[PDB]
Solved structure of RNA (25S rRNA (3068-MER), nucleotides 769 to 1576) from Entamoeba histolytica HM-1:IMSS, 752 nucleotides shown.
Rfam match: Eukaryotic large subunit ribosomal RNA. Clan: LSU clan. On this family, see Yusupov et al., Science 2001: "Crystal structure of the ribosome at 5.5 A resolution".
The sample was in a buffer at pH 7.4.
The entry has 41 different proteins, among them Large ribosomal subunit protein uL15A, uL29 and Ribosomal protein L15.
The entry is indexed under LSU, Entamoeba histolytica, 53S, Ribosome.
Entry title: Cryo- EM structure of ribosomal large subunit (LSU) from Entamoeba histolytica at 2.8 angstrom resolution.
The 2025 paper behind the entry is "Cryo-EM structure of ribosome from pathogenic protozoa Entamoeba histolytica reveals unique features of its architecture".
It was solved by cryo-EM to 2.8 angstroms.
Context: one part of a larger RNA, bound to proteins that are not shown
RNA sequence: ACCCGUCUUGAAACACGGACCAAGGAGUCUAACAUGGAUGCGAAUGAGAAUAGCAGGAAAGCUAUAACAUGAAGAGAAAACGAAAAACUAUGAGAGUGUAGAAAUACAUUUAGCAAUAGUAUCUUUCAAUAGAAGAAGUAAAUAUGUUAGGACCCGAAAGAUGGUGAACUAUACUUGAACGGAUUGAAGCCGA
RNA sequence: UGGUGGAAGAUUCACGCAGUGUUAACGUGCAAAUUACUUGUCAUAUUUGAGUAUAGGGGCGAAAGACUCAUCGAACUAUCUAGUAGCUGGUUCCACCUGAAUAUUCCCUUAGGAAGGUCAAAGUAUUAAUAGUAUUGAUUGGUAAAGAUAAUGAUUAGGUGU
RNA sequence: AACAUCUUGUCAAACUAUGAAUAAACAAAGAAGAAUUCUCAGUGUUAAAUACACUUCAGGAAUUUAAAUAUAAACAUACUUUGAAUCGGCCAAGUCUGGUAAGCAGGACUGGCGAUGCGGGAUGAACCGAACGUCGAGAUAAAGUGCCAAAAAGAAACAUAACGAGUACCACAAAAGGUAUUCAUUCAUAUUGACAAUAGGAC
RNA sequence: AAGGAAUGUGUAACAACUCACCUAUCGAAUGAAUGAGUCCUGAAAAUGGAUGGCAUUAUAAUUUCUUAACUGAUACUCGACCGUUAAAAUGAAGACAUUUUAACGAGUAAGGAAACGAAAUGGCGUAAGGACAACAAAAGUAGUAAAGAUUUAAAGUAAUUUAGAUUGAAACUGUCCUUAGUGCAGAUCUUGGU
Repeated sequence: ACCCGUCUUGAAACACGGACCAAGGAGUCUAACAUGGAUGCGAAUGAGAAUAGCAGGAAAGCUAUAACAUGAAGAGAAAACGAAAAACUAUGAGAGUGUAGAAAUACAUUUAGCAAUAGUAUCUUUCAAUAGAAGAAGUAAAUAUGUUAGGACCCGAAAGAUGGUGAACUAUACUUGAACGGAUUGAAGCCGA
Repeated sequence: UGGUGGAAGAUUCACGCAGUGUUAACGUGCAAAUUACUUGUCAUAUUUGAGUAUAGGGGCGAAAGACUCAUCGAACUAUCUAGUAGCUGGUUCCACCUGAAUAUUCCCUUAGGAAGGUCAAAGUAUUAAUAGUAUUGAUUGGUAAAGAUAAUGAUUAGGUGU
Repeated sequence: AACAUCUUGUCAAACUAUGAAUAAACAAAGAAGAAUUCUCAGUGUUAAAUACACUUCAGGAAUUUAAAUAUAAACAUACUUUGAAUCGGCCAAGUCUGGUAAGCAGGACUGGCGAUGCGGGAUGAACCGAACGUCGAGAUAAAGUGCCAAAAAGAAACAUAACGAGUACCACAAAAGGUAUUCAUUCAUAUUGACAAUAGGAC
Repeated sequence: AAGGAAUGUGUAACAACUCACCUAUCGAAUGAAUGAGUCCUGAAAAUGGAUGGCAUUAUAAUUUCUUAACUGAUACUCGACCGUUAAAAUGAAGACAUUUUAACGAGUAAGGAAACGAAAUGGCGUAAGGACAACAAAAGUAGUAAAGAUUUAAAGUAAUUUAGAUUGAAACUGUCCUUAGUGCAGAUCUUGGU
C1' cells in the first nucleotide's frame, strides 16, 4: 500500500470488459492543395511528357536546344486594355575618430542609411482601389505536418437492391390407394289390436 | 297403443390422435417442446400414404400476421459489400520540456460541426514594441446606504382652519 | 365628513433629490528624449491677413539639453506562420435570483477540483497548510503534545453525580421552563437591633 | 409601641386557634427586580456502534493565559548529484553531447518528424536493403559449438544491453544510412492450448 482499462463533474465502486497463457492485432497506401525545416538552379525552374538513342547482356545508369507546366503583369462579366516623379518622408542595421574611467567599458562627434513598419506623390485596369506597379522571386524533387477524396486507425447495425435455390417441415388443392370393432338412443316407412 | 324398421354432419367406449388442467415432472432435459396422470376427441366439414400443382411485395391461409425445411410483420443463399454510422468498444517503447478547455458568432443547431478564445512547435524583429500594481490630477457611473408634506406610488394616527 | 395646512409611525426589484466602497477609462513628455532664438514655404480659412489650420510642431541654422511620480521588467518586449485538444463541467463563499426546501435549478467576481500528489481534519475530488527531479542535515506551516501517536509543564476559573463536554467545513437541534449554580447592576429593610423562628395580644 | 367589617381555620353566628400587625425573645445581614454565562428538562426509530477507539471527570473536558517549551510536510535554508534553460569561455575531435556560473524541475487532453559543434529535446527495441568490420597479399564471429531456450551477475533513471553456466548443434552479430506488414494487458478481440 483499495482493481486495472474506460466513459465521466466525480469509480476502489453495488458502473461496464477482464478465468489463464502463447501467437496475431488497429493512423496505412494512392491522388490534389498548403505551411514549414534541409537541397539544386534562379527570371527562370522542371523536361525520369510521351518519346528517341548509348554502352552491357541492364525494370538500374547516362544522353537528347524541347512540347508543355508553374513563374516572369495586373485588373475587368466582357468588349477593349495593360504599370516611374531612374521615387519621397519617419525610425531604424553597420562603419570611423576623440576623451576618460582605466580591466572590460562608458560619453562626445563624422558618416551610412539595408530589412521591417507606417505614410506619401506618380502609374495600369475597373462602375468602383479597397487589386496591382514602385531596379522582378520563382521553380523542381524527396520528407514531416494540416485539409480533402477514396475500405481510410480497427471491429460493429436494423436495413436496400440484384441473381438464384427451396412445398423431404408446414398450408391448401387435385389423382390414385388404405383405414370404422362394441354398446346407447330410436326418425320416416310397414304390420297388428 | 304394441311391434317392426334403423335415420341422424345423434350419444358413447376401444385402436389411434390431440393438448384442458396439474400452471405436476424436466428445465446445463429422453426431448432446441418431451414425459406422467387428468381431460377431450376418436369416419363423411373423418384420418392417412404416395404422386402431383402453387414460390418470395410471391404462394397458401375455416384468418392466428398463421405456415412456406428448428429461419417469416416478407424465406434461404450469393454478389453490390470492408454498405453508412454525429453512436459504443479498443488503439502497442523509454526519459525530458511546455501544457489546456466549458466565453463569443452561425448551423434541421442541443451526444455534432465551422469562425474565435486558451495551448504547442517552428521562425523572426533592436524593439513609437512593458504593466491583472499603487500614488497624484481631471473625470464617468447611480449600486449599498439615505429619503418619505423632496417629485411618483404605498401607508398609521394627532392637532388647527374652512 | 370632505378639503387645506402643521406634525407623527412605517415602506418600494420594475420610486427618487443625494450618494459611497470596490471599479472603468485618461494624463504624469516617442515623427522616435526637451526647450528656446532666428529664418521660413505650399495650399486653404480670412474682409485682408504677418492671425489661424494641416503639411516629418513642411523645411533650414544656431544654443541649450537626458528633467519631468512609486515599483517592477533583456532568457524583457513585439510578435508571424502552422497546427493539436476543448467548448457535458463540478466545488467554495462575510454573494444573488426561482423555490417551503434540497447533496435543487440558474447567475456576478475570484480561488480551486477536473488535470493534484504531499502534511493535517480518524475516513473524504473540492476544507486548512503547501504544490512534487534523487537524497543528507536543520529551522518550520496547518495542527497538535494521557495511550493508540512524535511531542508540555505550570496558572486561574465557569463546568462535569450526565452516554455533559471535547479538532472549524462536518455530518444536527428549537421555542419555552427551572427557589439549579456563578458573576454583575438597581432598589428597599440594613442597629443600636431587619428577616427567620418562640411567647402574649390582635381590640 | 399595636391591630385590618379582624386574614385563614373554625363555632348555625357570636366563641376559640391562627394571619397581617405591635410588644417580648433572639444578635448578622435580609428581601425584591433586571441581565450575562454554565447546567437540567424540552430530546422518540427501526442490524450493534461510534468526541476515531481506549479512556478522563479540582480532567487527559471548556475559555483564557505563562514559559527564547516541544513535535512536524515532497513547502523553506544549506550541501551532494541528474536533467532543462540562459549567458560567458574554449573549440578539428579530447569526450561523458566540452568548461564555468546562475536560475529552474507537479500534470489529464495535447504538442515537441529526421539532420543541424556548441547541435531548433535525447534515446531503446524488431525485421529487411546498401555499405563498413584483423590495413603488411587471407581482413567481423562460428563444429575448440550459430541462432534459440532457462537462470546468474553486471551496466543503464528507463526503454534495454552485456557477459557466465546449463540446454541447443548451423548459422549469426556490431556500427552508419535506407526501408517498414516495426513494440500490446484489454477491443463479449481472432486462433490454439490450459